[PDB]
Context: bound to proteins that are not shown
RNA sequence: AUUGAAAGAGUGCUUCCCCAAACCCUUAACUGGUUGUAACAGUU
DNA sequence: TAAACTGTTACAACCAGTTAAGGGTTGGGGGAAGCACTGGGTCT
DNA sequence: AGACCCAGTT
DNA sequence: AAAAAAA
DNA sequence: AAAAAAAA
Repeated sequence: AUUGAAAGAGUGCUUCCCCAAACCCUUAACUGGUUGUAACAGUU
RNA backbone atom coordinates (compact mmCIF):
# COMPACT_ATOMS: atom_id res chain seq x y z
C1' A A 1 0.00 0.00 0.00
C1' U A 2 -6.97 -0.73 -2.06
C1' U A 3 -14.07 5.19 -2.20
C1' G A 4 -9.10 2.49 1.30
C1' A A 5 -5.16 4.49 6.14
C1' A A 6 -7.51 5.40 12.06
C1' A A 7 -12.58 2.12 13.80
C1' G A 8 -15.63 -1.73 21.15
C1' A A 9 -23.29 -1.89 20.15
C1' G A 10 -19.55 -1.19 23.92
C1' U A 11 -19.67 -0.43 28.73
C1' G A 12 -22.68 -2.54 34.07
C1' C A 13 -27.71 -6.16 34.73
C1' U A 14 -29.04 -12.71 40.37
C1' U A 15 -35.83 -13.50 35.63
C1' C A 16 -35.47 -12.30 39.66
C1' C A 17 -37.25 -13.34 44.26
C1' C A 18 -42.05 -16.28 47.38
C1' C A 19 -44.58 -20.73 46.72
C1' A A 20 -46.00 -28.77 50.57
C1' A A 21 -48.77 -31.86 43.77
C1' A A 22 -50.53 -30.65 48.90
C1' C A 23 -54.23 -32.65 51.56
C1' C A 24 -58.04 -37.49 52.91
C1' C A 25 -57.99 -42.27 50.95
C1' U A 26 -57.41 -50.92 54.64
C1' U A 27 -57.71 -54.82 46.64
C1' A A 28 -60.50 -54.22 50.67
C1' A A 29 -64.16 -57.89 51.60
C1' C A 30 -65.67 -63.17 51.45
C1' U A 31 -63.65 -67.27 50.40
C1' G A 32 -60.65 -75.41 53.39
C1' G A 33 -56.10 -77.54 47.53
C1' U A 34 -60.60 -79.61 49.26
C1' U A 35 -62.82 -84.63 48.74
C1' G A 36 -62.19 -90.59 47.81
C1' U A 37 -57.86 -94.09 47.27
C1' A A 38 -54.23 -100.82 51.81
C1' A A 39 -47.47 -99.53 49.08
C1' C A 40 -50.86 -103.44 48.49
C1' A A 41 -50.88 -108.41 47.25
C1' G A 42 -46.96 -113.25 48.65
C1' U A 43 -42.59 -115.06 49.59
C1' U A 44 -37.54 -120.19 54.05
C1' DT B 1 -28.25 -120.75 50.27
C1' DA B 2 -30.96 -115.72 48.17
C1' DA B 3 -30.87 -109.68 47.88
C1' DA B 4 -38.30 -106.97 45.04
C1' DC B 5 -40.92 -108.84 41.14
C1' DT B 6 -45.31 -104.55 39.44
C1' DG B 7 -49.75 -102.15 38.30
C1' DT B 8 -49.18 -96.85 39.90
C1' DT B 9 -46.28 -90.82 39.78
C1' DA B 10 -52.54 -88.20 41.56
C1' DC B 11 -57.18 -87.25 39.26
C1' DA B 12 -61.12 -83.47 38.57
C1' DA B 13 -63.51 -78.86 39.44
C1' DC B 14 -60.90 -73.98 39.34
C1' DC B 15 -56.60 -70.32 37.77
C1' DA B 16 -60.37 -63.79 40.76
C1' DG B 17 -65.07 -62.70 41.42
C1' DT B 18 -66.74 -57.15 41.44
C1' DT B 19 -66.23 -51.86 42.52
C1' DA B 20 -63.93 -47.76 41.27
C1' DA B 21 -57.87 -46.33 37.95
C1' DG B 22 -58.18 -39.55 40.96
C1' DG B 23 -61.69 -36.29 43.57
C1' DG B 24 -60.92 -31.57 44.11
C1' DT B 25 -58.46 -26.85 43.84
C1' DT B 26 -55.49 -23.69 41.47
C1' DG B 27 -52.38 -23.03 35.48
C1' DG B 28 -47.22 -17.19 36.51
C1' DG B 29 -48.64 -13.50 39.72
C1' DG B 30 -46.05 -8.53 38.67
C1' DG B 31 -42.81 -5.06 38.07
C1' DA B 32 -40.08 -3.73 32.54
C1' DA B 33 -39.64 -4.92 27.35
C1' DG B 34 -32.63 0.12 27.01
C1' DC B 35 -31.15 3.27 29.87
C1' DA B 36 -26.81 7.89 26.41
C1' DC B 37 -23.09 8.23 24.23
C1' DT B 38 -22.81 9.17 18.58
C1' DG B 39 -28.14 14.74 14.99
C1' DG B 40 -28.78 16.40 9.44
C1' DG B 41 -30.04 19.36 7.24
C1' DT B 42 -29.66 25.05 5.66
C1' DC B 43 -27.94 28.76 6.01
C1' DT B 44 -24.17 32.75 7.15
C1' DA C 1 -16.90 26.03 11.15
C1' DG C 2 -21.31 27.30 13.32
C1' DA C 3 -25.84 29.18 14.54
C1' DC C 4 -30.22 26.32 15.55
C1' DC C 5 -34.29 22.95 15.71
C1' DC C 6 -36.87 19.81 16.40
C1' DA C 7 -45.80 19.55 17.22
C1' DG C 8 -51.50 21.91 19.40
C1' DT C 9 -51.59 28.66 18.17
C1' DT C 10 -58.73 28.40 19.84
C1' DA D 1 -66.16 40.51 16.66
C1' DA D 2 -69.79 40.24 14.24
C1' DA D 3 -69.02 37.66 6.84
C1' DA D 4 -73.32 30.37 5.39
C1' DA D 5 -78.11 24.80 4.65
C1' DA D 6 -81.57 21.42 7.71
C1' DA D 7 -82.53 15.32 7.47
C1' DA E 1 -86.17 2.14 5.38
C1' DA E 2 -84.90 -0.79 2.25
C1' DA E 3 -84.84 -7.21 2.26
C1' DA E 4 -80.70 -8.09 -1.02
C1' DA E 5 -78.25 -12.60 1.34
C1' DA E 6 -71.72 -13.17 5.64
C1' DA E 7 -66.93 -17.00 10.76
C1' DA E 8 -77.55 -15.17 13.67

Method: electron microscopy, resolution 3.3 angstrom. The entry became public in 2022. crRNA (44-MER) from Escherichia coli, together with DNA: 113 nucleotides with solved positions. The entry has 6 different proteins, among them CRISPR-associated endonuclease Cas3-HD, Cas8a and CRISPR-associated helicase Cas3. The depositors describe the entry as "Cascade complex from type I-A CRISPR-Cas system". The sample was in a buffer at pH 7.5.